[PDB]
Context: bound to proteins that are not shown
RNA sequence: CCCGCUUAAUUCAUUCAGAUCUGUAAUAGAACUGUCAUUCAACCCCAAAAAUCUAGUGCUGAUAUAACCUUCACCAAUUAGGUUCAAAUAAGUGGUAAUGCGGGACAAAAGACUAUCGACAUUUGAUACACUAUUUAUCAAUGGAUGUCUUAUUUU
DNA sequence: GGGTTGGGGTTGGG
Numbered sequence: 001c002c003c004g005c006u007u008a009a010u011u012c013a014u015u016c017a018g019a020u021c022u023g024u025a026a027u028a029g030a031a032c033u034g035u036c037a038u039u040c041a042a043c044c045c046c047a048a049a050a051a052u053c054u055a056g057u058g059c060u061g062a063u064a065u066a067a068c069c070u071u072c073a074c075c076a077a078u079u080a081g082g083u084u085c086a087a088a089u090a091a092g093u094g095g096u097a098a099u100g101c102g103g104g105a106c107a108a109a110a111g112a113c114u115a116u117c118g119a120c121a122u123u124u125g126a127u128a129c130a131c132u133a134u135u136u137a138u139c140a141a142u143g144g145a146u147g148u149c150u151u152a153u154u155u156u
Numbered sequence: 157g158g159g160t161t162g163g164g165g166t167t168g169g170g
Stems, first nucleotide, its partner, number of pairs: 001104005016034003020030002044170004066084004073096004079090001109151003113147001115146002120143001125139004
C1' cells in the first nucleotide's frame, strides 16, 4: 500500500406553550403532552469582470549570478549536497490521519510446452448502443495470448 | 379560465 472480517450502548441535555401534583412567603421540587414555517427557507447598498469558448501564441533562441533532482505517513512553508535539458542517495517545524486479524516469490533474458483457445489477446479503424467525468458488442485488419515447469530453501 | 421577473451566482469595500 491492497484485500478479508470486527470496531458502541444507556439520558451530555430538555427552549417555548398547555395541563396535573406537592410544599410554602413569592425562591423551588415531581411527572406529562404538543411542537420548523404567513408551506416555504434565503440581509442590504455600492463597485469589478461577462463569446452560442471545436477559436484564438513570435507554441517560443536561454539570465552555470541559471534551471532541475533527492529525502519511511500524506500535505504545505523553512536548510545542505549533486547533475546539465535530465538523472540516483539527505538534515530541523506546522497541520492532518492513525482497530485487531490473515495474505503479498515470479524477479525474468528465455527454453521445452505441440495443455488451451475460428469461444485466445492486443492493436489501430469501421459500424451499433451509449454519453454531464461508461465499466461495452460485432466487423475488418493484425500478432501474439493463457497456464505450468527450469536458472529457488520461513536463522524468512 | 389569465395575471412584475425569478432568477443565477456568491468578490470586496461599507